Primary citation: Arenz et al., Nat Commun (2016), "A combined cryo-EM and molecular dynamics approach reveals the mechanism of ErmBL-mediated translation arrest".
Solved structure of RNA (E-site tRNA Valine) from Escherichia coli, 70 nucleotides shown.
Entry title: Cryo-EM structure of an ErmBL-stalled ribosome in complex with A-, P-, and E-tRNA.
Among the 50 different proteins in the entry, which are not shown, are 30S ribosomal protein S13, 50S ribosomal protein L22 and 50S ribosomal protein L5.
The source organism's lineage runs through Bacteria, Pseudomonadati, Pseudomonadota, Enterobacteriaceae and Escherichia.
It holds a match to the Rfam family "tRNA". Clan: tRNA clan. The family's RNA type in Rfam is transfer RNA. About the family: Transfer RNA (tRNA) molecules are approximately 80 nucleotides in length. Their secondary structure includes four short double-helical elements and three loops (D, anti-codon, and T loops).
The reconstruction used 85,393 particles.
It was solved by cryo-EM to 3.6 angstrom.
Keywords: Ribosome, ErmBL, Stalling, Translation, Erythromycin.

């Protein structure tokens, strides 16, 4: 530096 | 794209 | 009798914001913070 990506109770998780 | 849940935990009632 | 069950109560701008839609945790924009990969 740029891609991929996550943010949902005290923790931990599809939507 | 018309939606707010589950499991372990709290906090009651029941079961010993 | 303690556990190990069975029912219920709780616990929220669904990151901060703005735009499209009759409203949008559900599209995009723009920012914060972590987390892989890769010059």
């Nucleotide at each position: 530096g740029g891609g991929u990506g996550a943010u949902u109770a005290g923790c931990u998780c599809a939507g | 794209g018309g939606g707010a849940g589950a499991g372990c935990a709290c906090c009651u009632c029941c079961c010993u | 009798a303690c556990a190990a069950g069975g029912a219920g109560g709780g616990g929220g701008u669904c990151g901060g914001c703005g735009g499209u839609u009759c409203g949008a945790u559900c599209c995009c924009g723009u920012c914060a913070u972590c987390a892989c990969c890769c010059a």